[PDB]
Context: one part of a larger RNA, bound to proteins that are not shown
RNA sequence: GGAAGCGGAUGGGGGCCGGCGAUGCGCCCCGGC
RNA sequence: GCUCGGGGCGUGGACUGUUGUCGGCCGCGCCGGCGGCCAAAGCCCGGGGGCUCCGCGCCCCCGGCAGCCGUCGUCGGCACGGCCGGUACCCGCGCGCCGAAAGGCGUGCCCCUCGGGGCACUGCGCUGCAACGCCCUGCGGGCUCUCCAUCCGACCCGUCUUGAAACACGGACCAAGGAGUCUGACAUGCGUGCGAGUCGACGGGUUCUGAAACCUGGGAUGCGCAAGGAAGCUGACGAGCGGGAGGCCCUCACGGGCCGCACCGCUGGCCGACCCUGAUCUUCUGUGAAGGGUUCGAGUUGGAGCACGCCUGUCGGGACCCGAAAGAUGGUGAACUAUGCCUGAGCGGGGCGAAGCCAGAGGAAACUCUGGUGGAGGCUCGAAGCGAUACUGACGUGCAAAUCGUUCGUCUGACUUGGGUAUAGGGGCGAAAGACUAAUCGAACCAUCUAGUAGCUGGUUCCCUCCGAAGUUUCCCUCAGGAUAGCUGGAGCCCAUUACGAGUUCUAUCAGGUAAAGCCAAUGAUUAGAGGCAUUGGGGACGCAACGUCCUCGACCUAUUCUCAAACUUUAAAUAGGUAGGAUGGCGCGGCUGCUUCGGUGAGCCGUGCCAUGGAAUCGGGUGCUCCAAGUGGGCCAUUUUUGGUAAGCAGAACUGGCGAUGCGGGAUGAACCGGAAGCCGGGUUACGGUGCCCAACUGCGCGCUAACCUAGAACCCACAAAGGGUGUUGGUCGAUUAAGACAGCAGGACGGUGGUCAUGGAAGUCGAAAUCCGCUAAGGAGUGUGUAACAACUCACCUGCCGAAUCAACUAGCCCCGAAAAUGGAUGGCGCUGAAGCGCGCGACCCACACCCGGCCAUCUGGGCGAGUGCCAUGCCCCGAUGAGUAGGAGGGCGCGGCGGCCGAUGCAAAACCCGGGGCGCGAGCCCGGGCGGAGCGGCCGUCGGUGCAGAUCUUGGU
Numbered sequence: 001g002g003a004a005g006c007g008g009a010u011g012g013g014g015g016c017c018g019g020c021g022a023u024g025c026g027c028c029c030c031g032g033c
Numbered sequence: 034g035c036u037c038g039g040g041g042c043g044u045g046g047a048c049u050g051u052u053g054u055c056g057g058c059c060g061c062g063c064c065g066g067c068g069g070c071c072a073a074a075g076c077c078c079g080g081g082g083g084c085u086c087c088g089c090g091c092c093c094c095c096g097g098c099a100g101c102c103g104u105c106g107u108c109g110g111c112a113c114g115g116c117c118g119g120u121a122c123c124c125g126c127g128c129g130c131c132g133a134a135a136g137g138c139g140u141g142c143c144c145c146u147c148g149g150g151g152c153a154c155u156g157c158g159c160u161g162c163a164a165c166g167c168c169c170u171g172c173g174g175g176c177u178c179u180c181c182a183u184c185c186g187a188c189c190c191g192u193c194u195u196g197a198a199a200c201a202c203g204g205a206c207c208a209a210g211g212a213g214u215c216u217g218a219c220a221u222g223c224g225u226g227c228g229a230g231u232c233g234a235c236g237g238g239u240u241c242u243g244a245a246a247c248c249u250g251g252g253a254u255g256c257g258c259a260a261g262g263a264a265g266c267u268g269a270c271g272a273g274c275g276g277g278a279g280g281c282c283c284u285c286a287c288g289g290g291c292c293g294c295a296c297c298g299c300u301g302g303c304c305g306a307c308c309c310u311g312a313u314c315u316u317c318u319g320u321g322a323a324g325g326g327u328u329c330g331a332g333u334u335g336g337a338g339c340a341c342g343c344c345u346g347u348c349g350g351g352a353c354c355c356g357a358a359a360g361a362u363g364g365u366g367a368a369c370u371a372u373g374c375c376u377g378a379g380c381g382g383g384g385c386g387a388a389g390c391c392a393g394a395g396g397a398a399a400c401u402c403u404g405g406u407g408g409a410g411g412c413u414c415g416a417a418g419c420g421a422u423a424c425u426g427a428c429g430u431g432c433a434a435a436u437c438g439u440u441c442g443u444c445u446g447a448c449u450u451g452g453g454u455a456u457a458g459g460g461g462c463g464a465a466a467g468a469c470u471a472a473u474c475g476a477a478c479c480a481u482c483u484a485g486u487a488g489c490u491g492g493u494u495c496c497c498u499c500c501g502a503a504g505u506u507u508c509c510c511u512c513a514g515g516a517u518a519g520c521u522g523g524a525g526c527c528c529a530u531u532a533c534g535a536g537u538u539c540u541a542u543c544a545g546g547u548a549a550a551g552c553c554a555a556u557g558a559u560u561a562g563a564g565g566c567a568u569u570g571g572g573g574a575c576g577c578a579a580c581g582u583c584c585u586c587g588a589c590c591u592a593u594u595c596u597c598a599a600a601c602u603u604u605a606a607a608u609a610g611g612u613a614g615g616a617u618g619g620c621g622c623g624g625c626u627g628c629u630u631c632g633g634u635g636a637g638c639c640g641u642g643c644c645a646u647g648g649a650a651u652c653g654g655g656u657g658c659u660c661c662a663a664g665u666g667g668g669c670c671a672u673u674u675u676u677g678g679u680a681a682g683c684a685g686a687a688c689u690g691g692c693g694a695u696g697c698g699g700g701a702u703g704a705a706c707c708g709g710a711a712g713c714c715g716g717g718u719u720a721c722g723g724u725g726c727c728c729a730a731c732u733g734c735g736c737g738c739u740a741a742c743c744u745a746g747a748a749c750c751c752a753c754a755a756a757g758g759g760u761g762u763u764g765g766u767c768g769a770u771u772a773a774g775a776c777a778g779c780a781g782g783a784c785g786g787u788g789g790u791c792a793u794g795g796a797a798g799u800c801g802a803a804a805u806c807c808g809c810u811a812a813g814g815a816g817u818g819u820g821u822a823a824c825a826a827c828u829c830a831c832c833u834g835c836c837g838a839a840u841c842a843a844c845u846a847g848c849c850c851c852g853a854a855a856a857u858g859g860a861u862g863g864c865g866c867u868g869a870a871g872c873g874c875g876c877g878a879c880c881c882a883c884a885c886c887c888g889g890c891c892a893u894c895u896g897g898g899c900g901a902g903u904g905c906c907a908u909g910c911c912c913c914g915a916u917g918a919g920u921a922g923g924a925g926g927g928c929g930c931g932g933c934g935g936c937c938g939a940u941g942c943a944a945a946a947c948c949c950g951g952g953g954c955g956c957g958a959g960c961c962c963g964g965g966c967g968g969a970g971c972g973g974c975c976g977u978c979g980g981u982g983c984a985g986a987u988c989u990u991g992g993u
Stems, first nucleotide, its partner, number of pairs: 006186009015176003020173001024044002027041001029039003046169001049166005054119007062111009077097007125159004129138003140153004145149001189204004205993006215350006222343006230256002236249003260267002272300005279292005301334003304330003307326002314319001353492002356489001360482006371456009382414003385410001389406007418443003423439002426437002458474001460470002495927006505518001507516003519665002521662006527655002533653003537650002539614005549604001550602002556598002561593001563591003570586006618644009628635001668692004673687002676684002697708003712890007722880003725864003731877001733876006746866001757851003761848006768841003778835001780833001782832001786806001891917004896912004928982001930979009947965003951962004
């Protein structure tokens, strides 16, 4: 390596996703509102 | 006290990792106990039978018992592993102590009496299992997006069809348009209003965005309220019974009683057509007390209808969309061509040489002969013109919708040609071909009727969910169609676990004439003998005769015998067919009858009152009732029965199933063969079929058979092989010979009454050859060929000698081989395989479906729970169980497009449309958001409406 496209799987690349993914609540000690 | 600013404090976050522990389901491995059987057995001891030098320390048998080891059943423990789940109740926790935690700790009765065991009273509350991790803007995590790789699967759609991937048709591609609508009549269903009524629909009045709205009539407009009759006409004198939802009374209640709607069934009364009947009255032809009817009505004994609206269906209409060949009406063409007429133009050069005429010659004449002259003709070769034979040449998406090249026909004529003029469509014109009449002619062209009709071909536009066919009956100028019944959907309604049933059995009881059988039973067919016999079927012989026979073909009679029957049958199945198995049963009492009887005699019914253990098994809510309607009315396949045919992948039937309409696993491949039918998933196990590779699963454990020098052989259907053979090989059956010497092989050997024979031209045996004894013996046919036309020996079956150990013949059925021939190269599916990887039978596991089991989730269907409401899209949520295939076809719930009435909104801080490897939601139709482009409009919800959804139609137009 005399079609390509297709359905299921997944692996590799891409490309993209920050509600893509938390940092707050209860005891407390001040020091002020 | 409430909230922010610092620290102190325990916590706490997508997603994912490991482990533990509890449940649930599953798979695998090990070990222990008990029971049954005569358990047998090996082991230890004891006993019992014959076998004759032999498998020989042989085989078989029995009786005791104290070590191991089948089969069938059961009980128990243990270890490992997979998937799911993680608790609001079931488990579990607190309420007392000990203990890190498992877990333990108390008392009393019962039990063995070790261990310890079992039961006991029980209460309050509470009630989402854990331990550690990894990452945290990263080279991280995931992704429904894009590309690519690999394994498995995988033919192109739409369509007609029994069957399509089809060497069946349509489809090069894209955009836009593109097909069950409107109207009238009717019907069923449903909704709304009023209801014996109901419509205000033609009008009128009024109404200031309204052609709207609102009022009015109707005492008779439509429909309904009454029907039967052809009509004249007449026109409902008032219902009982069986079963019934539901309510009420009684009972401790089960059970009873009362009233009983709708509906189903049954019997009636009345009105009317028809028939029948006839007291009285009366205007004498009317009335109708009484009494009716196997008759008929679209009747009555239920007032339910009227109006509007929507789906569906039938019908008329263009009628779902596109499609004829035709038919008609009315017009336009002779510029091409056809033919007639008028008036013009045109047609070289040659060949032949008719009448007439001249001269010479011959002749009584008639006239003839010879040489010229002349120039006739639908004559001839041919130029122009006009045409078109052949190449069946070129060309044939052409120079050309008829041309070009060469070659041909004709050319003074029925000739060629211009212009003018005449004939027009069932008409013309035709030297006639149905030719020509403007590329149109077996009836031109144009417009209209006309969207002509089509039982025929093509197409017929969104999703999901639920239900789900037919190729059969009857009738039809009916057979490619339609109606009709069947099958189907939708709407319901009515009851219901009381009963009522059933593609099923059991019990009992009917019916049958097919399979078989029979013919030694009727009908029919048919083979052969045997025995009898005639009142003469026939004769020969004997009959000097006959009221006699022997034969001969034979009838005929009797007892047999072979073989048979869709249209034969006495007999007679299997399967299938019918009926019954109580509450819709029975009885007593007293009533009715116009029927029945000699008659309460019966038949039946009515009323009452009692009984009736539910009267075989199994299973289960019902088309039970009714309405409206779709599609279908080409079938095809398999096992069995079966008709025609040599047969057929042929034609026609019977029962069932399948395909059609249906995927999935196997048969390599296939519509109907085998398995099995299906929501989307996880785990387990199977069916058919398999386990050398392709290809998941053993080159597994066993025993035989096969060796192919033909492509050995190797899958239900299924892709053949037959008659007939084999000294291939392996097993069997029936006989035989054998130590008294078998078989093979080699032979001295086959001799004597005997050529008494059989051939009077030949044969103990020897071209040939009827055939039966005997002499010898361990023995040899008065010879089928031993080959000598003829007495000679080996070669047959029959004995001998040699040999010493087994052997001969048929038949039978396994695999193998022959029988066994076709066209591209070639198919157990391929490669290959030979103690198979072939054939037959088995043993263990194993592998394999969308089937079975266990679990999650979606949908359908079923049955339930939620108010003196802390209460809810009640059109809701929650709980329980089962279920899930679908062409034609039906229904429900949604999605989408454009207006109208209302509500709620977006937009120059960027609407619509369009674009995208952007993110998401939904089973899906679709929807929401991001980014961009654009530059001014748009969207959602409720109701309502429609020129509302495309991939097809040799679809339309445009673009490619």

The depositors describe the entry as "Wheat 80S ribosome stalled on AUG-Stop boron dependently". 60S ribosomal RNA, nucleotides 418 to 1445 from Triticum aestivum: 993 nucleotides with solved positions. It holds a match to the Rfam family "Eukaryotic large subunit ribosomal RNA". On this family, see Yusupov et al., Science 2001: "Crystal structure of the ribosome at 5.5 A resolution". Rfam 15.1 lists 107,465 matches to the family in 2,616 species. Ions in the entry include magnesium and zinc. The structure was determined by cryo-EM at 2.9 A resolution and released in 2024. Lineage of the source: Eukaryota > Liliopsida > Pooideae > Triticodae > Triticum. Among the 74 different proteins in the entry, which are not shown, are 60S ribosomal protein eL22, 60S ribosomal protein eL21 and 60S ribosomal protein uL2.